[PDB]
Context: one part of a larger RNA, bound to proteins that are not shown
Molecule: 23S rRNA, nucleotides 571 to 1299
Organism: Staphylococcus aureus subsp. aureus USA300
C1' cells in the first nucleotide's frame, strides 16, 4: 500500500517524548501555496551552460612611478638621496638634489605682468598666497598584473628497432598446364625461302598450396584485437617475397605521387627551452548587512558582441533660485484638418 | 486656351488647430 | 504669482554602447509577421504582491520586520474558490454568451415617414 | 386589418484538420448571458491600526 | 528624548561590520583536561558568539593595535575518497 509529486512552506489533529524551561522536542492524517541552483540572456522550469556525491586545494597581489582623498608634522618654506655610525633596528649625521615662494612667451627675453600687435587698443594666459614631507584608502601606468584555456611561432636537441627508398650479404617459392627461339630428321629448292614430325624448354605465361596481399560480405564496434576474425577473393620465377647488418632527419628526408610515410599523430614528427607567447573570445572570481542606483543612446572608430568622449549612476566639497508643476501673458513654427489661390493629377458641361 | 461645377497630393498651400517648445513675473 | 524640491559647478569611482513587449504618430513590408526602422508614453530589464486559468513586457499596485486586526484597487460574488442564486427595466433562445467576411434570409425588439382600408 | 420605405438593438446561415472533450479553466448555467441603474460585500506585501529596527529632519 | 519622514532592486558607487592565521603589549585558561571533533530545545539585526555533555590528550583564548597565502557551490577546475 486510492495515490500525480522541485519534495518544502503555512495551517493542523493523532501518537511518542521531556529541554540551555523555552507562549518545549520527534513524527505527522489532512488542507492552502509552490516549475532547484549557477552562468548567460530582451526573455531560461527551461528541452541553453555547468555540477555524481563528500572533502581538501583553487582567482585584483606585490614592487616602483603618477594622481586623488583622509591623517599628521612643519610652514614662506617643506624635505633629504646615496653614504657614514648603529643591533640586518629605531635613530644620529649627510642639503647634493627635489618641490614651493611668479608668470608669460616658440625663443631672445621681460616680469605682476607677459604674449600678440604699429597701439597709450582689444584679446589669451597670469597677479591680487600656501605649500611640503610621510602615510591609510581609491584609481591609473610599467611589470604575466584577477585566474584557467588555444591553434600556432622560434631556438637547441632526440628519433629510420614502425614506415618509405636505398646499400651489402643471405634465404624461400607443393603440384599441375602451356609449349617461343633454336636443333635434328624427312621433304623442297640452282641456291635460299618455305612445309611436317620430333625434340627443345622460353615467358614481368596459365591454374593452384606455402608465402605475400586486402576486392566483397558477415561478425566485431565500453572488441579476443587502438584496424581483427570467418567465408570466399588478387599475386604466386618475379617490377616476387623475406632475414641480418647498414644509410638518408624535420627550413629535412623518402615517395610506381595518395598530402603518402618518417615509432598507434604528419598541409610539415617528437622532446626541452623562449614561455605565465598572445587570446578585443568563452568560462570562473570565495563573509554579511546598511544607503543610493543605472545603461542597452549620440558622435568617431580596418568600427560594428571592442574602444574612446558625451549622456545616465555614486561619493565629496562648493554655489544658492539658477530645478519642477500650474495659472496668466507674449512669441517662434505650417503637423492634423481643410482648401484648390500656386505646382502637378482628375470628371462632366459651356464657349471659342 | 478660357470659363461653370465637382474631386486628389509626403516632397501642393489662399488657410490652419489641439498639443508640444522658448521665455517673463 | 501659487505649490513643490531640486538645480548647477568642481573633483574621486564607475557601469552601460545585444535591449523587449504594449499603446500610439509614421517609414518599410502586403493598411503580413511575436517582422523591421524612427517619434512619444508605460512596464519588463533591475519588481515581489492582487487580477488576466497557466502566462517578463497587459490591468491594479512599488515588499524595512512582526500580527490568527481593519479599509480598499484592478478584478469579482451558483460549486471548485472569498464575497449577491442582490434589486429594477428590458433584450437573446443562438449554449449566442464561450474567436471570422462578402453575401443571404417573413428570426425577434425599438423607432419613425408614409399608402389602401 | 393590411403594405412600402428609412434608422437601429440582439440573434441565424455562410463556418472543413489532423494524440482526447479541446478557446467559457472544470462542473454547470436560459441566467450563473447581454444592456442600462442602484445597493451591499469580497478582494493586494496598496492605505490604516499595534509593536519593533535602522538612518535622517523638526523641537 | 517625542514626532515626522524614508528603507524593492541587476551593473555599479558609498558606508559599517563578522570570521580565519600570524605579530606586539597587557591580562588570563589548561592533565581537577587545551586545540580539534560530536550532540543539544542557546544568544545576537546578519556575517556569526557562547554554554553544557561525550570524545580527545597538550596546547589555547580574551583586550587593544599591527600584518595577510583571510572566507568557495559551480571554472567539461586539480587531487583523494566513496
Nucleotide at each position: 500500500a486510492c495515490a500525480a509529486g522541485u519534495a518544502g512552506u503555512c495551517a493542523g489533529a493523532g501518537c511518542c517524548c521531556g529541554u540551555u524551561a523555552a507562549u518545549g522536542g520527534g513524527u505527522g492524517a489532512u488542507g492552502g501555496c509552490g516549475u532547484g541552483c549557477c552562468u548567460u540572456u530582451u526573455g531560461u522550469a527551461g528541452a541553453a551552460u555547468g555540477a555524481a556525491c563528500c572533502g581538501g586545494c583553487g582567482a585584483g597581489u606585490u614592487a616602483c612611478g603618477a594622481u586623488u582623498u583622509g591623517a599628521u608634522g612643519c610652514a614662506a618654506g617643506g624635505u633629504u638621496a646615496a653614504g657614514c655610525a648603529g643591533u640586518a633596528a629605531a635613530u644620529g649625521u649627510g642639503g647634493a638634489g627635489c618641490c614651493g615662494u611668479a608668470g608669460c612667451g616658440a625663443a631672445a627675453g621681460c616680469g605682476a605682468g607677459u604674449c600678440u600687435g604699429a597701439a597709450u587698443a582689444g584679446g589669451g594666459c597670469g597677479u591680487u598666497u600656501a605649500g611640503u614631507a610621510u602615510u591609510u584608502g581609491g584609481u591609473c601606468g610599467u611589470a604575466g598584473a584577477c585566474c584557467c584555456g588555444a591553434a600556432a611561432c622560434c631556438a637547441g636537441g632526440u628519433g629510420a628497432u614502425c614506415u618509405a627508398c636505398c646499400c651489402u650479404u643471405g634465404g624461400u617459392c607443393a603440384g599441375g598446364u602451356u609449349g617461343a627461339a633454336g636443333u635434328u630428321c624427312a621433304g623442297g629448292u640452282a641456291a635460299c625461302a618455305c612445309u611436317g614430325a620430333a625434340u627443345g624448354g622460353a615467358g614481368g605465361a596459365c591454374c593452384g598450396a606455402a608465402c605475400c596481399g586486402a576486392c566483397u560480405u558477415a561478425c566485431g564496434u565500453u572488441g579476443a584485437a587502438a584496424a581483427g576474425u570467418g567465408a570466399g577473393c588478387g599475386g604466386a620465377u618475379g617490377a616476387a617475397c623475406u632475414g641480418a647488418g647498414g644509410g638518408u632527419a624535420g627550413c629535412g628526408g623518402a615517395g610506381a605521387a595518395a598530402u603518402u610515410c618518417c615509432a598507434a599523430u604528419c598541409g610539415a614528427a617528437c622532446c626541452u627551452g623562449g614561455a605565465g607567447a598572445u587570446a578585443g573570445c568563452u568560462g570562473g572570481u570565495u563573509c554579511u548587512c546598511u544607503c543610493c542606483g543605472a545603461a542597452a543612446u549620440a558622435g568617431c572608430u580596418u568600427u560594428a558582441g571592442g574602444g574612446c568622449u558625451a549622456g545616465c549612476c555614486u561619493c565629496a566639497a562648493g554655489u544658492g533660485a539658477u530645478g519642477a508643476u500650474u495659472a496668466u501673458u507674449g512669441g517662434a513654427g505650417g503637423u492634423a484638418g481643410a482648401g484648390c489661390a500656386c505646382u502637378g493629377u482628375u470628371u462632366g458641361g459651356a464657349c471659342g | 486656351a478660357u470659363u461653370c461645377a465637382g474631386a486628389c497630393a509626403a516632397a501642393c498651400u489662399c488657410c490652419g488647430a489641439a498639443u508640444g517648445c522658448c521665455a517673463a513675473u | 504669482a501659487a505649490u513643490u524640491u531640486a538645480a548647477c559647478u568642481u573633483g574621486g569611482g564607475a557601469g552601460u554602447c545585444a535591449g523587449a513587449a504594449c499603446a500610439u504618430g509614421g517609414g518599410u513590408g502586403a493598411u503580413a509577421a511575436g517582422g523591421u526602422c524612427c517619434g512619444u508614453g508605460u512596464u519588463c530589464g533591475a519588481a515581489a504582491g492582487g487580477g488576466a486559468a497557466a502566462c517578463a513586457g497587459c490591468c491594479c499596485a512599488g515588499a524595512c520586520c512582526a500580527c490568527c486586526a481593519g479599509c480598499u484597487a484592478a478584478g469579482g460574488u451558483c460549486c471548485c474558490a472569498a464575497a449577491a442564486u442582490a434589486u429594477a427595466u428590458g433584450u437573446u433562445a443562438a449554449g449566442u454568451g464561450g474567436a471570422a467576411a462578402a453575401g443571404g434570409a417573413u428570426g425577434u425588439g425599438g423607432c419613425g415617414u408614409u399608402g389602401c382600408c | 386589418g393590411u403594405g412600402a420605405c428609412a434608422c437601429u438593438g440582439c440573434g441565424c446561415c455562410g463556418a472543413a484538420a489532423a494524440u482526447g472533450u479541446a478557446c467559457c479553466g472544470g462542473g454547470g448555467c436560459u441566467a450563473a448571458a447581454c444592456a442600462u441603474a442602484u445597493u451591499a460585500c469580497c478582494g493586494a506585501a496598496g492605505c490604516u491600526g499595534u509593536g519593533g529596527a535602522u538612518u535622517g529632519u523638526c523641537c | 528624548g517625542g514626532a515626522c519622514a524614508a528603507u524593492g532592486g541587476u551593473a555599479g558607487g558609498a558606508g559599517a561590520g563578522c570570521g580565519u592565521u600570524c605579530u606586539a603589549a597587557g591580562g588570563g585558561c589548561g592533565u581537577u583536561g587545551a586545540a580539534g571533533c560530536a550532540u543539544g530545545a542557546u544568544c545576537g539585526u546578519a556575517a556569526g558568539g557562547a554554554c553544557a555533555u561525550g570524545u580527545g590528550g597538550a596546547g589555547c583564548g580574551c583586550u587593544u593595535a599591527g600584518a595577510a597565502g583571510u572566507g568557495a557551490g559551480a571554472a567539461u577546475g586539480c587531487c583523494g575518497g566513496u